[PDB]
This is an experimental structure of RNA (P-site tRNA) from Escherichia coli B, with 75 nucleotides shown. The 2023 paper behind the entry is "The translating bacterial ribosome at 1.55 angstrom resolution generated by cryo-EM imaging services". The entry also models zinc, potassium and magnesium ions. An Rfam search finds the family "tRNA" in it. Rfam's curators write: Transfer RNA (tRNA) molecules are approximately 80 nucleotides in length. Their secondary structure includes four short double-helical elements and three loops (D, anti-codon, and T loops). Further hydrogen bonds mediate the characteristic L-shaped molecular structure. tRNAs have two regions of fundamental functional importance: the anti-codon, which is responsible for specific mRNA codon recognition, and the 3' end, to which the tRNAs corresponding amino acid is attached (by aminoacyl-tRNA synthetases). tRNAs cope with the degeneracy of the genetic code in two manners: having more than one tRNA (with a specific anti-codon) for a particular amino acid; and 'wobble' base-pairing, i.e. permitting non-standard base-pairing at the 3rd anti-codon position. It is annotated as a transfer RNA.
C1' cells in the first nucleotide's frame, strides 16, 4: 500500500440493505445426592 | 454493537476520520 475485522464473562451469528441484537459455554437461584460431579428446572446479563 | 464525527425523523448497520487486530504486498538494477 491493498484487503478484512472489532457485538453479553468466552468462542461465534446478525451488519449486507436504516426501524433493540441471537446461539454454545459460562454465571445466578432451585431440584436430584450422605456430599460433589454429571443431569433436570428457572432467571439474568451487552 | 472498538472510538468519535457525519448523514438521517431515526445508525450495531450507510459515510468519513482515529485506534487495536489479522492477512497479502513492500519489487528490477
Nucleotide at each position: 500500500g491493498c484487503g478484512g475485522g472489532g457485538u453479553g464473562g468466552a468462542g461465534c451469528a446478525g451488519c449486507c440493505u436504516g426501524g433493540u441484537a441471537g446461539c454454545u459455554c459460562g454465571u445466578c437461584g432451585g431440584g436430584c445426592u450422605u456430599a460433589c460431579a454429571a443431569c433436570c428446572c428457572g432467571a439474568a446479563g451487552g | 454493537c472498538g472510538u468519535c464525527g457525519g448523514u438521517u425523523c431515526a445508525a450495531a448497520u450507510c459515510c468519513g476520520g482515529c485506534c487495536c487486530c489479522c492477512g497479502c504486498a513492500a519489487c528490477c538494477a